[PDB]
Context: one part of a larger RNA, bound to proteins that are not shown
RNA sequence: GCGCGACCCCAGGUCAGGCGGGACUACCGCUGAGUUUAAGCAUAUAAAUAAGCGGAGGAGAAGAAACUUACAAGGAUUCCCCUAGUAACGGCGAGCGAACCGGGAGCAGCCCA
RNA sequence: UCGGGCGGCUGUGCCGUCCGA
RNA sequence: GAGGCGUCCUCAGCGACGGACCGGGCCCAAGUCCCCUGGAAAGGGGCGCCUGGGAGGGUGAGAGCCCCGUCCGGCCCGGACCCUGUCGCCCCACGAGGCGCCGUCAACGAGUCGGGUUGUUUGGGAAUGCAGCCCAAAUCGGGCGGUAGACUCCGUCCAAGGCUAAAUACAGGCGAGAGACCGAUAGCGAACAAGUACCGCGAGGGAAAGAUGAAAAGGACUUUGAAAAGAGAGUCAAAGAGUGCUUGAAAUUGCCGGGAG
RNA sequence: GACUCUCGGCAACGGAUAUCUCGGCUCUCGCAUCGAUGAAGAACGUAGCGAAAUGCGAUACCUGG
RNA sequence: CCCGUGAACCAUCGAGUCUUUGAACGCAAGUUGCGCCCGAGGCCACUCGGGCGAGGGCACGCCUGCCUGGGCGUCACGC
Numbered sequence: 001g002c003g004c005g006a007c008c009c010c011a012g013g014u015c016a017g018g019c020g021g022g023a024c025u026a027c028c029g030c031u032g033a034g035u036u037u038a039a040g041c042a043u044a045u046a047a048a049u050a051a052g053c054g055g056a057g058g059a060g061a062a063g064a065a066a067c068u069u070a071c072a073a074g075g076a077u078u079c080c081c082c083u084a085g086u087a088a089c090g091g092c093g094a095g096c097g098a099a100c101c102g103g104g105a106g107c108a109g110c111c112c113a
Numbered sequence: 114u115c116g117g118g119c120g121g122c123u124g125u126g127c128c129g130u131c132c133g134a
Numbered sequence: 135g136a137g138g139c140g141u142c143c144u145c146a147g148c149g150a151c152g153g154a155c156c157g158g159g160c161c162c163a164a165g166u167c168c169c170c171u172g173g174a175a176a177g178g179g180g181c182g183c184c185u186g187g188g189a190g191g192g193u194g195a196g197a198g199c200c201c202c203g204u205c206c207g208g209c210c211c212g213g214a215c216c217c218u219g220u221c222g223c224c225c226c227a228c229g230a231g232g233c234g235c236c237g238u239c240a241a242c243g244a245g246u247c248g249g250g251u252u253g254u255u256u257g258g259g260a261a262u263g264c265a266g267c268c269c270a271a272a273u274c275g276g277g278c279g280g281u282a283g284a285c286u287c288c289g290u291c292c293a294a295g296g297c298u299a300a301a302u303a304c305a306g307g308c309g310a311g312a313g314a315c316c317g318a319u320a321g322c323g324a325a326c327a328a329g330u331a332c333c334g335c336g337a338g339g340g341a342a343a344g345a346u347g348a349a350a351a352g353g354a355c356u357u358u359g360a361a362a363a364g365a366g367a368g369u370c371a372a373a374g375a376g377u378g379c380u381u382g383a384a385a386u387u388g389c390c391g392g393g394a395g
Numbered sequence: 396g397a398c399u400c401u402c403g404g405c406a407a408c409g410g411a412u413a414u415c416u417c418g419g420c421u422c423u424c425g426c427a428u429c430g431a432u433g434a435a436g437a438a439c440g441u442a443g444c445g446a447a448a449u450g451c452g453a454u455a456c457c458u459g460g
Numbered sequence: 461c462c463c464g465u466g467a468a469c470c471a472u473c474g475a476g477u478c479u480u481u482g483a484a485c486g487c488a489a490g491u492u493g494c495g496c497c498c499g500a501g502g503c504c505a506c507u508c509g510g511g512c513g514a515g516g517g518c519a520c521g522c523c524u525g526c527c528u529g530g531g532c533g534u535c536a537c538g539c
Stems, first nucleotide, its partner, number of pairs: 002538002005535003008531006015525006022429002027057001028055001029053003037044001041091001067074002078105004089095001109297003112243001114134009135239002137236004142232004147223005153217001155213007165181001166197001167180004182199002190202003248269003252265003275292005308425006315419002332339002344415002352379001356365001380413001386407006393400003436481003439452003458475001486494003495518004501512001503510002
Other pairs, nucleotide, nucleotide, family: 001539cWS004536cWW014525cWW021431tWS022434tSS026058cWW027303cSS032048tWS032050tHS033049tWH034047tHH036045cWW038093cSS040091tWH043093cWW044094tWS057059cSS058303tWS058427tWS062077cSS063076cSS063299tHS064108tWS064298tWH065075tHS066276tSS067290tHS068072tWW069072tWS070279tHS076300tWW077301tWW078302tWS083100tHS084099tHH085086cHS085097tWS086098tWH087097tHS088096cWW088257tSS090094tHS106300cSS107299cWS108298tWS108299tWS121126cWW145228cWW146224tWS152218cWW154215tWW155214tWW163184cSS163187tWS164203cWW171175tWH172174tHS172195tWS173194tSS174194tSS175177tHS189203tHS193197tWH197200tHS242243cHS244272tHH245246cHS245270tHS246271tWH246294cSS247270tHS251266cWW255262cWW256258tHS257280cWW258262tWS258280cWS259280tWH261280cSS271293cWW304306cWW304427cWW306425tWW316320cSS317325tWS317416tWS318416tWH320325tWH321418tSS321419tSS323328tSS326343tWS328342tHH329330cHS329340tWS330341tWH331340tHS334336tHS334337tHS346350tWH346375cSS347349tHS347351tHS347372cWS350373tWW351369cSS351375tWW353376tWH354367tHS355366cWW357364cWW358363cWW359362tHS368376tWW369373tWH370372tHS370375tHS381412cWW382410tSS382411tHS383410tHS384409tHS385408cWW392401cWW430483tWS431485cWW433483tHS433484tWS433485tWS434484tHH435482tWS440455tSS442445tWW442448tWW445446cHS452453cWS457476cWW460472cWS499513cSS499514tHS500513tWS502511tHS505508tHS
C1' cells in the first nucleotide's frame, strides 16, 4: 500500500401531493417622535400616543398557580364596577398613577414531555 | 403505531396489501 | 398521575321519526254613502263600520274603514347543528374508571434560578417588567411572601412546556332598526353624473351642483323675422305654473308716480 | 326747460324665505372573512342608436337552475 | 307577446363564465409581447421522412415521496 456493492451525513434536480406570499374597514402585536406642559427648561410631561413595521381571526389576545398573602382564607383566565386619584412615582415642582380584595358578566378543565 | 401509494367501498372513514419512520 | 389488595358500582357504539334556531314565501278585517266648496275631497255638515290591525306610507287637500301595509297575527317550504324524547340493533365480555385499605414514588422542563456591569420601561419605590455583556445552583430539593443574613417553621406554590369553550372589543367591511339630529351656504367632501368636473410632474388636492303640473295635457294652426325670437291663439284652477319652470326677499336696473328742483 | 336725490308702483335680475325629501349625521342591533382552485386593486371591451351609470366579461346589462 | 316555462336585488341564503393586467407565478412590460420544447388525429412521400394541430410547459418560498453524486466509519474478495 488498492478497487468494488451495500449502510449512514450533506447537496442539486424532478414530477406528485399539500400550504403559505395579497386583500376588507376598524378591532387585534414591535419599534418609537415632536408641537405641548412644567407659563423658561434639560429629569418629568405630551406618550409607550401618533407614526412606521409585521402578522392573525371573526373576534383576537390571556388561561388552570414556582398564584394571592399579610389574616386566613381564596382558588385558571378576560371583562364590567369600583377598590382610587388611595398606595407608589416625581424640581417629591408641574404632574404621573395602580394592585390584592370585593361582586358580577361567563365558567371547564385538561394535555404533555 | 403515524402517514404515503394502488385496490375496495355507503369518500372527515374502515378493510386488503406494498413502502419509509 | 404511577403500583399491590378488596365488597362491588360504572362500561364503547350505531340507525330511524318528530321539534329547538336560521333562512325564504304566501295569506290578511271595516264607507270609497248624501249635501256644500273645489280643478281634485283625504274639507265642512249628515249617516254608518272595523279594530287582537288608533305605527307608518301612498292616493288630485287634512283617510283606521280607497291601496300598501298594518296585526299580539296566521299558514307553507327548506336548511346546517345541537341538543331532548321515542323506538329498534348488538349486548356479554375486558380491561379501564371510582370508593376503601396498603406501603411508596419517577414523566415535574438549565446558561434556567440566582448576582453583577450597562440600559430601557413601570405607580413599583434597595422592592415593576424586559434587553444586552459577564458569571452561575440544587435536584427533599426548590421557588415565593414588596432591602440583605441563622433557625423551626409557618403559610403558599413547583418555573425554566403546552392547549383550551364561554363572557369583553369592533369612531364597521356586510344586513337592519332608530332619532328633542340636519334639511339643500345645513347634514358627509358627496341628496344629483361625486372622490365626478377640475388642479398638480407626483405624493396629493378637490367643488358647484334637488322641486313644472292632478294629468304632458310639455305651446297646434296662422302672421312675421338676420337669427332667435316675437305677435296672435291653444292647454290648465293657475303659464308672472312654459322647461335650473313651487314660493320668489334683499342688492340692483329700467320705466313710471309723488315730493323737489 | 336738461339731469339728478328720496320713497313707492310695475316688471326684470337674483335666489334669500317658507315647506318637501329617492340623502346624510349619529346611536344601536344583527353578523362577520376574501385568498396562489388567480382574491382584492385596474384595463379595455360589451348594445339597436352606446358618450352616462351600474352590470358584466374576448360567451360579453350577461345569464345557467 | 295576450288564457300552460317570457321576466328578476319577485327571494332568487342560486350557480356558471370570470378577457387582460393585477399577489400576478414561464420571461419581459409605459394592462402588451415573446422565442424554444412536447402534440393525439387529419396529408403527401404513401419505403426512409416531412408538415398542419387543440392543448401543456420555460426558479415566489417551504414540507413530504423518487432520482443523482462524494464524504464517513465497515463487511465480502485477491494481494
This is an experimental structure of RNA (26S ribosomal RNA, nucleotides 1 to 417; 5.8S ribosomal RNA, nucleotides 6 to 164) from Triticum aestivum, with 539 nucleotides shown. The source organism's lineage runs through Eukaryota, Streptophyta, Spermatophyta, commelinids and Triticum. Entry title: The molecular structure of the left-handed supra-molecular helix of eukaryotic polyribosomes. It holds a match to the Rfam family "Eukaryotic large subunit ribosomal RNA". It was solved by electron microscopy to 34 angstroms. Keywords: RIBOSOME.